[PDB]
This is an experimental structure of RNA with a sequence from Staphylococcus aureus subsp. aureus ED98, with 39 nucleotides shown. It was solved by X-ray crystallography to 2.65 angstrom. Taxonomically the source falls in Staphylococcus aureus (Bacteria, Bacillati, Bacillota, Staphylococcaceae). Crystals were grown from: 15.33 % PEG MME 5K, 50 mM Bis-Tris pH 6.0. The entry also models manganese(II) and sulfate ions. It comes from the structure "Crystal Structure of S.A. gyrase in complex with Compound 7". The entry also contains DNA gyrase subunit A and B, not shown here. The 2015 paper behind the entry is "Tricyclic 1,5-naphthyridinone oxabicyclooctane-linked novel bacterial topoisomerase inhibitors as broad-spectrum antibacterial agents-SAR of left-hand-side moiety (Part-2)".
Context: bound to proteins that are not shown
RNA sequence: AGCCGUAGGGCCCUACGGCU
RNA sequence: AGCCGUAGGGCCCUACGGC
Numbered sequence: 001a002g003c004c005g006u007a008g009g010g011c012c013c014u015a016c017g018g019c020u
Numbered sequence: 021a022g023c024c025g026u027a028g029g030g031c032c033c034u035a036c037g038g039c
Base pairs, nucleotide, nucleotide: 002039003038004037005036006035007034008033009032010031011030012029013028014027015026016025017024018023019022
Other pairs, nucleotide, nucleotide, family: 020021cWH
C1' cells in the first nucleotide's frame, strides 16, 4: 500500500400469477 | 405496471497494529 482476522453494520438482482 | 411471498444467488463499507 493493503493485507492479515475477529468485530460493528446493511442491499439487490432473478422467477412465478393475478390483480391493478 | 409493480406489488405481493417463498424460492435461486451474491458485496462492501467501517476499527484495529505491524510491516